[PDB]
Context: one part of a larger RNA, bound to proteins that are not shown
RNA sequence: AACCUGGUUGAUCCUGCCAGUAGUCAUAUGCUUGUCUUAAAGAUUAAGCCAUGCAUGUCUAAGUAUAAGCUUUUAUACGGCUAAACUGCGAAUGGCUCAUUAAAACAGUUAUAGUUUAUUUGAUGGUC
RNA sequence: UACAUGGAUAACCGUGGUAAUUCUAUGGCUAAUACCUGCGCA
RNA sequence: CAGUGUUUAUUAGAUACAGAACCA
RNA sequence: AGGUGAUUCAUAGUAACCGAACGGAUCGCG
RNA sequence: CUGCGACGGAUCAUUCAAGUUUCUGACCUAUCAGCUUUCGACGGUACUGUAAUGGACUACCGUGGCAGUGACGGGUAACGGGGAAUUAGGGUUCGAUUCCGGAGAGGGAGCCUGAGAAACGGCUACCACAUCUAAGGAAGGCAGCAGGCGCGCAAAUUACCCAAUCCUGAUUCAGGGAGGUAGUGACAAGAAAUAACAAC
RNA sequence: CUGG
RNA sequence: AGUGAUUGGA
RNA sequence: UGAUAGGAAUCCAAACCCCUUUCAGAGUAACAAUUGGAGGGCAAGUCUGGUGCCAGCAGCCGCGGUAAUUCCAGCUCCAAUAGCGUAUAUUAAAGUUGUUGCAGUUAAAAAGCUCGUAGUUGGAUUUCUGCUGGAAGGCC
RNA sequence: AAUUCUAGCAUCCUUCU
RNA sequence: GGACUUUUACUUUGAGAAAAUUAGAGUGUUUCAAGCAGGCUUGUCGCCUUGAAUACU
RNA sequence: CAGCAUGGAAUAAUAAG
RNA sequence: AUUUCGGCCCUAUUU
RNA sequence: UGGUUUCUAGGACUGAAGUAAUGAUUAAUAGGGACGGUUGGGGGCAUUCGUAUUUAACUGUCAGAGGUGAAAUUCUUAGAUUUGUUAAAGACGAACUACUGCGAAAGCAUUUGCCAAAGAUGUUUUCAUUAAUCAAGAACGAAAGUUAGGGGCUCGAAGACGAUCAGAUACCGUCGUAGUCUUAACCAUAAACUAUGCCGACUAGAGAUAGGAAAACGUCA
RNA sequence: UGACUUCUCCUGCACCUUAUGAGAAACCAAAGUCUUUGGGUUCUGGGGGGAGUAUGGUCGCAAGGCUGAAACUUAAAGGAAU
Numbered sequence: 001a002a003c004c005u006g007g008u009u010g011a012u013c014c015u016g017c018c019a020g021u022a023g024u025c026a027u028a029u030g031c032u033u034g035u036c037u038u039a040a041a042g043a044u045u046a047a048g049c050c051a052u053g054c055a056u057g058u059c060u061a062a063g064u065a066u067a068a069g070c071u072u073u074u075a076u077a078c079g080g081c082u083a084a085a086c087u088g089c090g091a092a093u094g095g096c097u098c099a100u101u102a103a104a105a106c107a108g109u110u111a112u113a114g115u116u117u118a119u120u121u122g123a124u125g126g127u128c
Numbered sequence: 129u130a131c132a133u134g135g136a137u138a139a140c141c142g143u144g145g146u147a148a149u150u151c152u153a154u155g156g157c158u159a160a161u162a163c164c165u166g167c168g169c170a
Numbered sequence: 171c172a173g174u175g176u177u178u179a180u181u182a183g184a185u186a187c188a189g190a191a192c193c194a
Numbered sequence: 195a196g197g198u199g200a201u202u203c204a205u206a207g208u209a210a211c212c213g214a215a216c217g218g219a220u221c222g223c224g
Numbered sequence: 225c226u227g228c229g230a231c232g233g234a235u236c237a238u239u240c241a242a243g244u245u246u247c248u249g250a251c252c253u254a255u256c257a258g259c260u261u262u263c264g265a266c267g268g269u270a271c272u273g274u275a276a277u278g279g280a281c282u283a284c285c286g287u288g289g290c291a292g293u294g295a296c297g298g299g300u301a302a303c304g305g306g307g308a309a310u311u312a313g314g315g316u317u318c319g320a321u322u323c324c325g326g327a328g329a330g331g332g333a334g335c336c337u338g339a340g341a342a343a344c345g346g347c348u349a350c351c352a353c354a355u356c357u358a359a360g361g362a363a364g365g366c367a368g369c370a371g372g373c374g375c376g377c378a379a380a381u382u383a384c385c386c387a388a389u390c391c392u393g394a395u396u397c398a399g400g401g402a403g404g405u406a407g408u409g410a411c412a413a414g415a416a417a418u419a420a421c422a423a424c
Numbered sequence: 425c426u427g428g
Numbered sequence: 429a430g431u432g433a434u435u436g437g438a
Numbered sequence: 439u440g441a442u443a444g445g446a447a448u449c450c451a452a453a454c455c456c457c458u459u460u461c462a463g464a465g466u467a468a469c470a471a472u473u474g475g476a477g478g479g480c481a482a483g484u485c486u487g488g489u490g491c492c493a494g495c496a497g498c499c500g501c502g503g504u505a506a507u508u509c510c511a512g513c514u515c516c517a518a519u520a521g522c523g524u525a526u527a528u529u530a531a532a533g534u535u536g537u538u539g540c541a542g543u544u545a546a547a548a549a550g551c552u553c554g555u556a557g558u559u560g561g562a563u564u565u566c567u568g569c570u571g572g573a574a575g576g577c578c
Numbered sequence: 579a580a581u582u583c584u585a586g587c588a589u590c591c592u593u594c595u
Numbered sequence: 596g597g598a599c600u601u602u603u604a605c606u607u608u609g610a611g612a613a614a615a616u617u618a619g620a621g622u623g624u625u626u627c628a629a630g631c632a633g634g635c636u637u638g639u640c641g642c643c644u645u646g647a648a649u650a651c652u
Numbered sequence: 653c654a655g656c657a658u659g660g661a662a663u664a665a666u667a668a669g
Numbered sequence: 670a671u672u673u674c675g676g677c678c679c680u681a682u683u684u
Numbered sequence: 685u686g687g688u689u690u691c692u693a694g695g696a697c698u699g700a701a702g703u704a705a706u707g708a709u710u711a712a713u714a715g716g717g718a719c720g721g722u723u724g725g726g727g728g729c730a731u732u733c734g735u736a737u738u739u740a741a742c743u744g745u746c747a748g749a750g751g752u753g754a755a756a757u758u759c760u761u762a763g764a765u766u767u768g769u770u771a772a773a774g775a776c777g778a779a780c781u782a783c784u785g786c787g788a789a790a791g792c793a794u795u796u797g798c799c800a801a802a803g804a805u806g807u808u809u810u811c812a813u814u815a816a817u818c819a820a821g822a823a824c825g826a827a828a829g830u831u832a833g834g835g836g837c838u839c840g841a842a843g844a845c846g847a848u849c850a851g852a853u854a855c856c857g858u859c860g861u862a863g864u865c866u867u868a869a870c871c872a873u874a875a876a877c878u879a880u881g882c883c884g885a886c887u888a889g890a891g892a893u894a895g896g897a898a899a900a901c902g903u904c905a
Numbered sequence: 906u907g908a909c910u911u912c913u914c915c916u917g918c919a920c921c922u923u924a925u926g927a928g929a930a931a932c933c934a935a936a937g938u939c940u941u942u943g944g945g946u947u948c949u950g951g952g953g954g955g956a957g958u959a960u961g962g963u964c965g966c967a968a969g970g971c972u973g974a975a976a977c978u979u980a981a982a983g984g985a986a987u
Stems, first nucleotide, its partner, number of pairs: 004020004010987001012985003021530003026526006035415004041408001042375001048373003052370003057089002063086002069081001071080001087394001096328003106249003111244002115242002121237004134163001141155001144152002173216002175212001177210003181206002191689001193686001196203001218231001220230004251299003258290003265287006272280001303325003307318004330351002333348003353364001355362002381406001383405003389402001390400003421436002424432001442462001444460003472518005477499002483513001485512004494501002533942001540950003543931002548947001550824001552822002557817003562709001569586005602665003605660002608657001617650002621631002633643001635641001673700002680693001714814001715811002719806002723802001727799004733777002737773006748759002785792002829870005839863001843859004881946003885938002888922002893917004899911002902909002905906001926933001952979003961972004
Other pairs, nucleotide, nucleotide, family: 006478cSS008015tWH008982cWH009011tHS011986cWW014545tWS015982tWW016981tHS017980tWS020480tHS024527cWH032410tWH032520tWS039411tHS040409tHS045376cWS046374tSS047097cHS051371tHS051382tWW054401tHS058393tSS059063cWH060062tHS062229tSS064159cSS067082tHS070080cWW085138cSS086160tWS092338tHS092340cWW095329cWW099327tWS100326tHS101104cSS102300tWH106304tSS108654tWS109246cWW110245cWW113198cWS114244tWS118240tHS119239cWW120238cWW128168cHS135162cWW136160tWH137159tWH138158tWH140156cWW143153cWS146148tHS160162tHS161231tWS165219tWH174216cWW176211cWW180207cWS183204tHS184195tHS186694cWS187681cWH188682cHH188691cWW190689cWW190690cWW194685cWW198200tHS224226cWS243275tWS254295tWH255960cWW255973cHS256296cWW257291tWS257292tWS258295tSS264267cWH264285tWH265288tWS266288cSS268279cWH271281cWW273278tHS274275tHS279284cWH306319tHS306614tWS313539cWH314537cWS314538cWS328367tSS332349cWH336343tWH337341tWH338340tHS343346tHS344347tHS352365cWW357360tWS366370cWH368401cSS369401cSS370382cSS380407cWS384451tWS385387cHS386402tWH387404tWS388403tWS405452tWS405453tWS410520tWS418471cWH420437cWW423432tWH438465cWH439464tWW441463tHS443461cWW448456tHS449455tHS450452tHS471519tWS475482tWS479497cWH480497tWW481516cSS483514cWS489492cWS489506tWH492502tHS500508tWS535951tHH536951tWH541547tWS546950cSS549947tWS550789cSS551788cSS551823cWW554820tHS555819tWH556818tHS568586tWW568587cWW575580tWS576579cWW591598cWW594596cWW594597cWW597598cHS601666cWW605662tWS607658cWW608658cWS609656cWW610655cWW619648tHS624628tWH632645tWW634642cWW671703cWS675698cWW676698cWW677697cWW678696cWS711812tWS712813tWH717809cWW721804cWW721805cWS721896tSS722803tWW724801cWW725784cWH726800cWW731795cWW732794cWW735775cWW736774cWW743767cWW746763tWS746764tHS747760tWS747763tHS748764tSS751756tHS752754tHS754847tWS756846cSS756857tWS782793tWW789824tWS804895tSS825872tWS825876cWS826873tWH828871tWS829967cWS830966cWS834865cWW838864cWW840862tHS842860tHS847855cWH848852tWS848854tHS849851tHS852854cHS870966cHS871968tWS880936cWH887935tWW890920cWW891919cWW923934tWW928930tHS928931tHS929984tSS932936tWS952981tWS955976tHS956975tHH957958cHS957973tWS958974tWH959973tHS965967tHS965968tHS
């Protein structure tokens, strides 16, 4: 580095496999192990079964305050600050796994004149 | 009734049930951007 | 009587060339 | 006389239909 | 008499999307050659149903559709792809796993709420496991993060924190085993000690 | 110390 | 230019 | 000069490691490098004891039946080196799956022989030549 | 002058701009 | 400028196609695997009107 | 690969006749 | 196939 | 605006005169087909012949004949084997017969006639790419073997004895059923061999050979 | 019209000689024009056994034909020349 050696015979040249050799940023395992940087890790078989604890909650000048709460300022509706609770919004994301599944899924490529769309951004609108 | 419509619900207070849980009943109050109503020519 | 929306019926939603005359 | 390669599209108009949906009974700074 | 913005809600765009949808593409097998249909198979008309298009579904009506270029059926120690290993070129084998789709939450099925789920750290039922009971009943889903039993040749701590990265919310402030930091760690990748120099 |  | 625990200080 | 042991500051959400600088810190440098081999393939001993087709080695060929270049040891040397051996699967080697690119008289392999549908592959032939520009253009 | 590309002329379209 | 020249394949250029990975431009992470950073400088609205190309699909 | 577009004189299908 | 002439026959601008 | 109807403007439809050279490439040392004179143990169906082998007949003559390496089983004076002339039967076509022919292969040798078919050659005929090779699928396919009828001479898996041998279910010998032959079905394999797939192009000479064709004042008829 | 001689043409079965063509060699006008590797196409093979066996299929009246595995086994089987 676009690579080859041993084995059939008394010996030769073949076909031909077996064995050797090297890689894995592939698992397991043996013996050995001073240092620093980076770092895969219950996939393979049992998508078998689970003790305990934790992983989704959230409040602004601006939905609702008579805590029989707090706090020094003292307010004839309501001083602020706030537990609790109702309302709103989220919980359909993320995370984990690979059992299903062979024109199915997926990939690139169209179409939606065949449709729904919280939110965001910009529009509109007197007539009950 | 367009100077403003309606009546119930928590928490809370009183009070129980069950061996037991993020089980909850009866009774008494009170709210809304909860729930339901609802005139209007410029 | 009298907006917007829904539901149906239904008219417009034009386009290769110029025109002219007639009526309701 | 809007707009697509292209419509029964957008939109306007006419004749009615229903309540089952909008047209703010909401809140803070000034 | 007068400004600013918080929230609500309708239609129309817009954006984050999603649902269908055109064309082309795959491993082995013919000791699988004929599949499909009156109970939708292929088409037609008119409903119905849906967010809308459709045999998607229902009435009648026609007799079609696919296949030797491999239909139909079977096997896979098969999720697909972006990719990975392999030192000419051409290839062969792998891809559970960092991203993008897909499917699932013990097995199947059903459903509420909502913009969005046929949701499982939501509910109802059966089946299979299993917990407490005072024996009347009640509650359970770690293929989330640790941890344990069991299977195996085969795999780590029941640790500390939201400071970084982002996300949710009424939000400058709250929360997050998403995520990050440490421990275990010869799965692996990189660098390089175990000596050097004198006289004699 | 071996000296090439 | 290599050996030789022969001591030797960096 | 750091392996080590303890400070300092730095790092860190809070510890920790790295990087800096510090008081101690090697003379068989005891702070001691191992893992597989030494017949061939395959680099490296016709060495010396023990065993006697036994125990065992051996990926394949082969060693051992009383003198073993292969076993079990010792000594010396070789290969790779903080790594190295083994097992299974896989890729190259494999021009031993061959489109590039194999082979079929006798080694493995031409249907006993003709027809034949797809499939694959299909003869020649139809505006060629010439001169004048234009824009660029590498090169001496 | 090589090497590119391109207009003409040997009878070579046109519907338009 | 497009209509006609039978129709495609073929070839050419072009569109559009996520990054990560892969090749690869630049850069002394002490080297290196990497990473996407950095580099100048007693100047203070710091400068390099800073870089992180490009191919492949 | 497939898909959309384009310059082009060969090659090969294909159309016609 | 082509080049000028007619019967045949349907179809949209503007006044 | 709608009804009305012309006009022109442009469509698709069918006559009349004019223009353009009025419109079909060659005929593959590819293929198919026609035509001509031949060639062949190619195929089918008749027909015909030849000796031999076995059996039977008569006709002689008289002890061995058969068979083997050597013998025996077997056949023989109720006359074998050998001599001769016939007749019947069913096989098989010797010599000529070849490093010859024909056929897709398997295969095919007597005469004559009939029935179609094929190659090569010759061709200033014809059509004009009709072609090559072939998954499926289809026809033929020695010998043996099978099924149902005919025929059955010889040979002859089985079987039978007689030898050989240590034994010998074998080699050798003597009988001998299926089979061998034919019509009608099957079977589908062989060292079915050139152990070499089938079309095409090009590579190198000499002398033979089978078939056809052309030439020579060629030699004999 | 035919037999024979001489000479040329195609089409047959072959044969001899030879190759700077090929092959492992035996041999080969094809087994040549193939590492200087592509004219078109059909079928078959991948060490030796197990095995043309087992099972299933299909054809056959049967005999059997066509298709056709695995477990285990083994370091050589095989070719041409000396």